This is an experimental structure of RNA from Mus musculus, with 20 nucleotides shown. The structure was determined by X-ray crystallography at 3 angstrom resolution and released in 2016. The PDB entry is titled "X-ray structure of Roquin ROQ domain in complex with a Selex-derived hexa-loop RNA motif". Janowski et al. published it in Nat Commun in 2016: "Roquin recognizes a non-canonical hexaloop structure in the 3'-UTR of Ox40".
[PDB]
Context: bound to proteins that are not shown
RNA sequence: UGACUGCGUUUUAGGAGUUA
Numbered sequence: 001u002g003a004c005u006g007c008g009u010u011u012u013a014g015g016a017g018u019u020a
Base pairs, nucleotide, nucleotide: 001020002019003018004017005016007014
Other pairs, nucleotide, nucleotide, family: 006015cWH008013tWS009013cHS
């Protein structure tokens, strides 16, 4: 850096984990 999986975001928003 990507991909993936939760949870959250209608008080509007993300953020954690897993993985190569």
Protein in the same entry: Roquin-1.